Context: bound to proteins that are not shown
RNA sequence: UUGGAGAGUUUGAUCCUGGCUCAGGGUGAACGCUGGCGGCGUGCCUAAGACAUGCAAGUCGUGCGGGCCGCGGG
RNA sequence: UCCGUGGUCAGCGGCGGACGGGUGAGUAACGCGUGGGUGACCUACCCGGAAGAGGGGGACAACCCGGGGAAACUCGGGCUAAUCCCCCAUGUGGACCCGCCCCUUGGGGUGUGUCCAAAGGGCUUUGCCCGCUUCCGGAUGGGCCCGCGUCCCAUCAGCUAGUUGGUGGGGUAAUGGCCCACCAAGGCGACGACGGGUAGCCGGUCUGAGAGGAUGGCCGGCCACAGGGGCACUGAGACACGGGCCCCACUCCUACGGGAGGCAGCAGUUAGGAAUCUUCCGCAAUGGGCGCAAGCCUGACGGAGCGACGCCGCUUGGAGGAAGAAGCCCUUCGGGGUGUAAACUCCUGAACCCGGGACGAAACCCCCGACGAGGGGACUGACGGUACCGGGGUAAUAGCGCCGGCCAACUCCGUGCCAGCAGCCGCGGUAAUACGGAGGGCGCGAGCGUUACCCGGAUUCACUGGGCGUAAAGGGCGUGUAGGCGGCCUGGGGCGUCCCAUGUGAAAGACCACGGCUCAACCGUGGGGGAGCGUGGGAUACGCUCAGGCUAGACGGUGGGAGAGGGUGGUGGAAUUCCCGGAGUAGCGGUGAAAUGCGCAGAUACCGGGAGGAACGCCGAUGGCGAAGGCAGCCACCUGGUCCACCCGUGACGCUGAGGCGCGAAAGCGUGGGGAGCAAACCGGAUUAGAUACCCGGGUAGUCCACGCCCUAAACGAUGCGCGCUAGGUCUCUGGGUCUCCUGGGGGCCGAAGCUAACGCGUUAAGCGCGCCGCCUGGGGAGUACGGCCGCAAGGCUGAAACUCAAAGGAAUUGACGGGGGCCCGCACAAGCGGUGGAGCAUGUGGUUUAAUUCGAAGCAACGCGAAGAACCUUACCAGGCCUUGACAUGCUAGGGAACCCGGGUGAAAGCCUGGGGUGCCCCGCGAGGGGAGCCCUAGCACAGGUGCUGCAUGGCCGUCGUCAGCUCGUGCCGUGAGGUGUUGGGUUAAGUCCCGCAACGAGCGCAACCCCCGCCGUUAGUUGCCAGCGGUUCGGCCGGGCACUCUAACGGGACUGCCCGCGAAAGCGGGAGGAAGGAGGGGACGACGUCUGGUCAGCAUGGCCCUUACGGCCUGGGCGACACACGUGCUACAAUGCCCACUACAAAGCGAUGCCACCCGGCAACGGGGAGCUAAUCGCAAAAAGGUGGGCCCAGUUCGGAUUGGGGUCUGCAACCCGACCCCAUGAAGCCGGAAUCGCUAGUAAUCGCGGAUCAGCCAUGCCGCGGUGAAUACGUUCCCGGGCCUUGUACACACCGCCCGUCACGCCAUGGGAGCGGGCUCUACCCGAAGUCGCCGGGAGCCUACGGGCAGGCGCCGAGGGUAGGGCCCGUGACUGGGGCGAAGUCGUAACAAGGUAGCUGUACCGGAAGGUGCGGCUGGAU
Repeated sequence: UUGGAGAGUUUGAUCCUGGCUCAGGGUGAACGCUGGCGGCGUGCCUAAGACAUGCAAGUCGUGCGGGCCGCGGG
Repeated sequence: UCCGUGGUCAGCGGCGGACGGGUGAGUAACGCGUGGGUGACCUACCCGGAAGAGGGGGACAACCCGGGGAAACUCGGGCUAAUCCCCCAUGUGGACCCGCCCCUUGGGGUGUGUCCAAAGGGCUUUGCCCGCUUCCGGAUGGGCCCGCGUCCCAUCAGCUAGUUGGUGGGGUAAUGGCCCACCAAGGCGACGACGGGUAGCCGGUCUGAGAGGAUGGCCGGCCACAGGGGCACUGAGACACGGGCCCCACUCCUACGGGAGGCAGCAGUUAGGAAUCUUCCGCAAUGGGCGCAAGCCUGACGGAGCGACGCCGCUUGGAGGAAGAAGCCCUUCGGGGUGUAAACUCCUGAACCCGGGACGAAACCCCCGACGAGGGGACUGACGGUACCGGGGUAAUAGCGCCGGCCAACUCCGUGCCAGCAGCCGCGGUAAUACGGAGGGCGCGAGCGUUACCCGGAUUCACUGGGCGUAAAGGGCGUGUAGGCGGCCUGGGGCGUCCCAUGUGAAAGACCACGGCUCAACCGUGGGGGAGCGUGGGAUACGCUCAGGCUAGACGGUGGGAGAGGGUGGUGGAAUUCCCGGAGUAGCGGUGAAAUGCGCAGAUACCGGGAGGAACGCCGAUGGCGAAGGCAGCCACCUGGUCCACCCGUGACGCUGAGGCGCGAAAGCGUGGGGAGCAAACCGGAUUAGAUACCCGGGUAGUCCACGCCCUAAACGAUGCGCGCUAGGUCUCUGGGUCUCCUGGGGGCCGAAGCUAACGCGUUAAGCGCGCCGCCUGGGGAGUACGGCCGCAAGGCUGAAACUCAAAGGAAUUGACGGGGGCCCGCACAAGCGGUGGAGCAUGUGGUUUAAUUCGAAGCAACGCGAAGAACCUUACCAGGCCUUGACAUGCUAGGGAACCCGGGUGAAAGCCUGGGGUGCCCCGCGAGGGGAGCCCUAGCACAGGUGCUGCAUGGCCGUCGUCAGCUCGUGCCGUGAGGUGUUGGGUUAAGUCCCGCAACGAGCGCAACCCCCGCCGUUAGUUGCCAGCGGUUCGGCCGGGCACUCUAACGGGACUGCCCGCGAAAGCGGGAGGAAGGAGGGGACGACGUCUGGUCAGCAUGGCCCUUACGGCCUGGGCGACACACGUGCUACAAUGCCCACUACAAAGCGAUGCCACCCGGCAACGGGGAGCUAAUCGCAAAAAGGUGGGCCCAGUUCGGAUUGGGGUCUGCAACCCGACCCCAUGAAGCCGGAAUCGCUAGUAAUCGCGGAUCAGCCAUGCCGCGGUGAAUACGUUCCCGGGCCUUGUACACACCGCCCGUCACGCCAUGGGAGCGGGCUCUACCCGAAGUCGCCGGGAGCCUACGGGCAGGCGCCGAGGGUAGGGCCCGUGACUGGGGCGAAGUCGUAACAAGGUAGCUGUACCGGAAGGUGCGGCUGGAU
């Protein structure tokens, strides 16, 4: 040295080996019943399968010359 | 018309468009991470600094003119500007060549020849701002290269021709095989190349005590892709998502000639899915591009919305509020629980109404100054009228999981292995804390639960931190490569290793402190570390390396020793088989017993000779050798390993050993021999239900030799090899000594400590340790399939998955069992005699019959059993006829009169209907008249009644093992623990009775004993008992009397192995005497914890369920007595050791008052009628019978038997019809000692005779319990069948041998494999064609521009996505049919293993067989005795 718990189940009973399982935490989750508000997060992991429309990169007349319009005047 | 301005629109030209924004496909690789290099490189815009901007020329779109289309948009002709393009000049400077200094890879400087810059526009105008040109540098962003690290399969073990290196060119910003040519033959790999499967890596994220595991969304960095592929152009930068060229796949438009498109940008649609949102607002902020600025673009970004998706926060109210409303659940009916919960009182006041209303927003820009520092001036807010502030103000959602244990939380109904829960063990079969519901309760709480997946528990892949004797796991054994590892001492180096410094290790996050949203979640600020690797320095113990010594490991020399070590060749005797010869006769052989078989064709047993094969008797063994398998007569030769001594030499030379190689018992294979004995398959004979087996008779391969394979096993010490350390004792082999004994090396045994789950091991470890190899990770499926290797084949090696079970397991304990053993008891056998079974009948029962023939009891241990009394009764059945609180308790109550007794009517009886007549008390009475209440009747509400079911809910009681010798407890000791010890052990006994011993010492329930009965004696008593002795004797204990005796019934003695001899340790056993009686006197009652879910709700009790004019109660009739059958328990018998008639004696224990019945009489009688006596030691039943003494019966179905039937009555009872028994007549049926099988008894027993009593009106009673009379046989012995006791042993049984369990075939479901094939994915090789595109040559017979030694077009070529032809590799799916396997089960056959499992089992192989399995050869013991 801030960190460490186990149980049930093979037997008539015990002990030992041993596997199965449950209790916890976590999820980009969904499913059932229920469902009031707020706040920060967060939300196509499957078909990188297919897509209507809209919008996602333009800006400069202090680069050039012009066409349209206008504002002034000859 | 010209001027200027302003805007717009495109066109040209700029810079952007390569950032940002998305996705995780592809990639196992320098893509990533980390740390380095670039003397091999770039960098637009920004920043600094040194110079510079002269003079010339020209083009294309835009615009006019034409043609062409639906549209995209397109061709051409001619014109014009510039920050566009071109030449010349100027060269600070920079580029290249060659030379030289420095450096050291292509770094910087230097010199001569050559090359190259440019741009203008605008304002307030000799100056400013923006730009333009080059050159150095900075700065950031990059490219290339290196080192270490980065998943799964070795069932992928070999890959490679641009492949590895070089020379020389191309090319790029730059190294490079990145590209081409040529030379060389080389490169990679068990340090896992090549191929396949998977996946985007890191920061971090979650889990975790940690090491580690799982993971890589969100955010941050990097990479790779922009429908699937290829390409280059533009460019500071790409081979570019919203750019371009072409190809493919797809879709759409169309005016049908032709065109277009690419959400993996923000929303959105469609599809697939368990499921993932709005086709919202705005550039106000931040950030980005462009611009001087104004401003523009901005689905980045800032926000809104949707979604409990996760986290945080908040509310559904607070306080007061009864010994406690209703409803609801439980109840033992008194009560309990919900429950302070509600109601209602007060208070507070979510939301919803109004007012106010932000932070974020200060800059760009404008004013002065100097467009600068600095100081003043305004515009602007998507979220939003939102949060937030003020005032006011309504009791205002609760839902989910769980309640058998794990695991907090309990009862009631419904149900009845059904409908159901289940994460595991398991719940339910009429009393469910386990389903459903409800009451109540437990936990969270807008959440609650489930499923899925990850870590955890899993110490269950074990580095921390496991293990291999029997639980899964030591390779069959050796040799040896790589590798891992390595004894004492000195020195150098400084690789690991350690320390310090230092750069990186981005930020986010994690962690501590604090600060802002009223907290928190969230976010901000600061602080504080590491591993890891890069640089420099240092130290030297251990590791390593280089060098020098040493001898303690190893190897070797001298001399020996033992040995079934291995190989070749010779060889020796016994026995079996056959052949030949002699002799000889009726069977041999074989078994548990028999048979097949062999034998008069001369066998068996004998003698003699010969041939052939195999194995080597005694020695011999707990022995020896060998690495293993394995090796056995004798000899010799060839050869190995090994041990001891001497302590002579080398001087760490060593251990281990994935691979590789060699050996490898038996069986088996090939070739060629051999072949006596034996012996798989095979045939035969037997046992069996069967016997494809165990036993027997034959008999083929094979067992034998040679050479080849085969390579497995219980190849075992179920124990890898080497070394070091840790008491000993006894035995044995072989050595050395000094010879008592000491020391080396092996082989066993018991044991120190220690280990171990226990059994066990223990200097031959399984103990404490170090090194190295192999190996295990539940069971089965399975050592199977697939692939690969080996093989002639059988088959070997390596060796999985789906599916499926909740265990498979080792050890040890207690039981139980054993066709296991040791010691024993018992009418258990044996030895005896009597029966059962056969014949009639009696009784109980199973069936069977019936409207019912009530119920039960089930092997032992149900069946003459409940029955110790069924014609009604009984009586619980059945038919029928009836009652409704009732045949009976206790009630409350209302009408009567109570109260009791006697008749009538109906009928089969009950019933139903009726007629009678009189209630005291304590009271008001000369009184009508009223009670209250002993009880009845009538009706009501209760209730009563049930022999209906469940003994598988219970009490009680009884049977039984078993009158068997046992079952246990306290303490202590042994064991981790179940349990043991005691209680086992040696003797003894009727017995856990006792004697001794003993880690035990007592104790308890059983044993015995205290009790009874019988049998001897004594002490009291003599009547209704008795009569030894006097008298009488109606002739009979009758009488006087008498207690002697018999007898009786109370109290006592008595046997105690107490005395002798004897074997004894004791305890006891044998025997004697004494005693009526002896070693428990004979028997009795007395029944251990306990077993049989034993019997019994039908005696009673009682749980509950069921019946309620009925499942209750009374009554008449009727069944329990039936009856083609199948058992049990008896009666009598079948004859002469007998039947009959008559005559004559001899018990007991009992019973007896509408009882026992004397004596008399009637009758052949049962019996009837008279009648004396007895509350019973009087008196009665009453006689007992077997027996005896006589006579008969002369061997017959009879003088045996008395079944049957007719006839004739009694007696009881109300009543003998089913249904009583007793008496008499006549009839006299079966049966001549009874098959298989079976019962009882051991001494006053069995046998046999009869007698009493209980039950009872009579009794179908041959029963039962008791009573005596007369009176045997036999027990060698314990082998066996039955039961039990103790010890031991084995065990796969624990529901305990009525156990457990294996296999084939049958059925059902699932799953894998094989399989003529088909279907799709991936990948490799070669070849043909080959788009865009870069690159290389040609550009002429020949077009255009000139920049004319050229450029473009245009032509040829190499490479080339891809398409096509053909052939290989691999994987997934599918397939007629097929092979096994798993699970289900209640079927069929047999019964292989677990006990000596009935043939000891297992094992390898080989053969056979319906199947478990049998068998042959060899092997292990994990084999009992």
Molecule: 16S Ribosomal RNA
Organism: Thermus thermophilus HB8